[PDB]
Context: one part of a larger RNA, bound to proteins that are not shown
């Protein structure tokens, strides 16, 4: 090439019209109306991606049609942290592993260790702002943790000891808040068609963390003294045995 | 009585927020 | 250039890593609090 | 060196856009698939079901006609009612709550929601009842 | 941020009585169909990603057997591991598969366990015998010590095997032929061959039955299916478990009620395609 200008154009949630721009408008923008989702088809992330984000500009290709539109082309812009996350401290599984063991070689294993989060470990919230960032910027009010200096008091020091951290499944009775709803309050309205100044209609309106306080719940004897077959040594710390005091 | 403890309350708090 | 406070309802969130029960018996380590050793 | 009291000074580096039930990830596609967690408005409702809505977001990147056969997906169907068919396949049917009632058999648990019945809207009156607490009194 | 009494307002839950409208009040969406007989598997679970979800696998439970701890067993060349920081009430392997009633006979075969009298038997060891060579002896032919060397293969020699037993919830097995009773029929009984032994209970035309749609009963107007029974079991049968069994199952078969466009026999209607127009523009094949 033929098939053939044939099948199909990817959820049956759905579109209509008026303006605008434009070479050109069913598809873009704006508007009014209609329809669809609404434990999503809205919002915040992790993973993965990597600029797709925002603006301007262009319409060849890409987009299953057209395109003035775009996650397409081109040019610029945009990501702001002591508190969010990572990094960092810590370890699980599991790796690697001075020495060590084993093995023709290559290598395999394994102690001390050293890594390894999906887990443990400090700390901020409200509001405003950009075309595009915000617990990051700005405003207000907080919080955590360091260094240096000084003033006093004064035995400090660990990879070690002890506490702590620190944890299952199910179930149940409560007490709350988030939040909702009505009301109140504030601002508007008196309705194209009967009625609507009213017990009427619509819209708006509730500041957080923190500091105090110490409630509903929950748990629960406290302090001092003497001593010591224990905590690898030591211990005023834990454990044990007693004596008082409540 | 001690420890803990949501929430409420006070403070934070003369914040912000609309038609003008 | 306004309002900004009362009732009621109400979470699977919080108290709560709590409480009660059961058996299949429920991470680790550090941070953290103390104790001392060598040492100063 | 440590513990208090302060005063000053600090808290580095990396990430932060954007998608994320997706046209931006995994499916060769702007692919009806797959993809962990979080937030969770209203009226009905047990509910995170369902229906309709909010905030927010969309109409799913070919349309316009026509209204043949046939295909798909539905709705209704006289009389009959499984005669269909391998076979009631598919469809149709049932379906909630309260109360009444419920057989064989059984391992005593069950079978069981067996089967099968009755009520159910709205309006007014009225009895009881849980919670919360204004208000007074101690 | 306290307690007690009282109870406004708001809200919860049951009722009763009276009225009222419609074809219809759980009015929409939503939201069990239900019974009877019977096979299988106890059940919840699991599985052939992508044609099989089951009666298959698993399962709690049962039994056998191994294993005394450096366990048996498994990974590994070994070290090192798991078993297990467990210890025979444990751990491994195997079968069976809740439960109820139960689980017969055969140890000849093949395994496993124990035994060792005898037979046979490895490497090894090397007796003994037969050669090769040659110092020497030889007229020659030949004979020939030592040494070295080739070969032979006495003796020794474990396990195993053959043997001797036991063991089947080890792997396995569980038969024929004639005759016989007061109608006929049948054979409770007898004879006989073989074997290790010839099937107990229970079940049975069965997930097993070929003949076969067996026969008889029930159900239908009519039933190769189904249910009950018979036993002539081609070719059931007791942990490759037998017979049942409540409950359970998107399991198999059969039968009903309800219900129906499944059908008689299709009709009408709605939407999406098909058809026409405009834009884009494949496919296998050839």
């Nucleotide at each position: 090439g033929u098939g053939a200008g044939u099948a199909a154009c990817g959820a049956u949630a759905a579109u209509g019209c008026g303006a605008g721009u434009g070479a050109a408008a069913a598809g873009c923008u704006c508007g009014c109306a209609c329809g669809c989702c609404g434990g999503a088809a809205g919002a915040u992330c992790a993973a993965g991606g990597g600029u797709u984000c925002c603006a301007g500009u262009c319409c060849a290709a890409c987009g299953u049609u057209a395109a003035u539109c775009g996650g397409g082309g081109c040019u610029g812009g945009g990501u702001g942290a002591g508190u969010c996350g990572a990094c960092c401290c810590c370890u699980a599984a599991g790796g690697c592993g001075a020495g060590g063991c084993c093995g023709a070689a290559a290598g395999g294993c394994g102690u001390a260790g050293u890594c390894g989060a999906u887990g443990g470990g400090a700390a901020a919230u409200u509001g405003g702002u950009u075309a595009a960032u915000a617990u990051u910027c700005c405003a207000a009010u907080a919080c955590u943790u360091g260094u240096u200096u000084a003033u006093a008091g004064u035995g400090c020091g660990a990879u070690g000891g002890a506490g702590g951290g620190a944890c299952g499944g199910a179930g149940a009775a409560g007490g709350u808040u988030a939040u909702g709803u009505c009301a109140g309050c504030c601002u508007g309205g008196c309705g194209u068609u009967g009625g609507u100044u009213g017990u009427c209609c619509a819209g708006g309106u509730g500041a957080a963390a923190g500091g105090a306080u110490g409630u509903a719940g929950g748990c629960u004897u406290a302090c001092a003294g003497u001593u010591u077959a224990g905590g690898c040594a030591a211990a005023u710390c834990c454990g044990g045995a007693c004596u008082g005091u409540a | 009585g001690g420890c803990u403890g949501a929430g409420a309350u006070c403070u934070g708090a003369u914040a912000g927020c609309a038609a003008g | 250039g306004a309002a900004g406070u009362g009732g009621c309802a109400a979470a699977u969130a919080c108290c709560a890593u709590g409480c009660u029960u059961c058996c299949a018996g429920g991470a680790a380590a550090a941070g953290c609090u103390u104790c001392u050793a060598a040492g100063c | 060196g440590c513990u208090a009291u302060a005063a000053a000074c600090g808290a580095a580096u990396c990430g932060u856009a954007c998608c994320c039930u997706a046209a931006a990830c995994c499916g060769a596609c702007a692919c009806a698939g797959g993809u962990g967690a979080u937030c969770a408005g209203g009226u009905a409702g047990a509910g995170a079901a369902u229906a309709c809505c909010a905030a927010g977001g969309c109409g799913c990147u070919u349309g316009a006609g026509a209204g043949a056969a046939c295909u798909c997906u539905g709705c209704u169907g006289a009389a009959g009612g499984a005669a269909c068919u391998a076979g009631g396949c598919a469809a149709a049917a049932u379906g909630g709550u309260a109360c009444c009632g419920u057989a064989a058999c059984u391992u005593c648990g069950g079978g069981a929601g067996a089967a099968g019945g009755u009520a159910c809207g709205c309006u007014g009156u009225u009895g009881a009842u849980g919670g919360u607490g204004a208000u007074a009194g101690g | 941020c306290u307690c007690c009494u009282u109870g406004a307002g708001c809200u919860u839950u049951c009722g009763a009585c009276a009225g009222u409208c419609g074809c219809a009040g759980a009015u929409a969406c939503c939201a069990g169909g239900c019974u009877g007989c019977u096979g299988c598997a106890a059940c919840u679970g699991u599985u052939u990603a992508u044609u099989a979800a089951a009666a298959a696998c698993a399962c709690a439970g049962c039994a056998c057997u191994c294993u005394g701890c450096a366990a048996a067993c498994a990974c590994g060349a070994a070290a090192g591991u798991g078993g297990a920081c467990g210890u025979a009430u444990a751990g491994g392997g195997u079968g069976u598969g809740a439960u109820g009633c139960c689980u017969g006979c055969c140890c000849g075969g093949u395994g496993c366990u124990g035994g060792a009298a005898g037979g046979u038997u490895a490497a090894u060891u090397g007796a003994u015998g037969g050669g090769g060579u040659u110092a020497g002896c030889g007229u020659a032919a030949g004979c020939g010590a030592a040494g070295c060397u080739c070969u032979u293969g006495a003796u020794c020699g474990a396990a195993g095997c053959c043997c001797c037993a036991g063991u089947a919830a080890a792997c396995g097995g569980c038969g024929g032929c004639c005759g016989u009773a007061a109608c006929u029929a049948u054979a409770a009984c007898g004879g006989u061959c073989c074997u290790a032994a010839g099937g107990u209970a229970g079940c049975g035309a069965a997930a097993u039955u070929c003949c076969u749609u067996g026969u008889c009963a029930g159900g239908u107007a009519a039933g190769u299916u189904c249910u009950g029974a018979c036993c002539u079991g081609c070719a059931c049968g007791a942990a490759u478990g037998g017979c049942a069994u409540a409950a359970u199952g998107a399991u198999g078969g059969c039968a009903g009620c309800g219900c129906u466009g499944u059908c008689u026999c299709c009709a009408g209607c709605a939407g999406a395609g098909a058809c026409u127009c405009a834009g884009u523009g494949a496919a296998a094949u050839c």
Entry title: Cryo-EM structure of P. urativorans 70S ribosome in complex with hibernation factors Balon and RaiA (structure 1). An RNA structure (23S rRNA, nucleotides 1246 to 2003) from Psychrobacter urativorans, in which 730 nucleotides are resolved. The work is reported in "A new family of bacterial ribosome hibernation factors" (Helena-Bueno et al., Nature, 2024). The reconstruction used 53,372 particles. An Rfam search finds the family "Bacterial large subunit ribosomal RNA" in it. The family is grouped with related families in Rfam's "LSU clan". Taxonomically the source falls in Psychrobacter (Bacteria, Pseudomonadati, Pseudomonadota, Moraxellaceae). The entry has 52 different proteins, among them Large ribosomal subunit protein uL13, Small ribosomal subunit protein bS20 and Small ribosomal subunit protein uS19.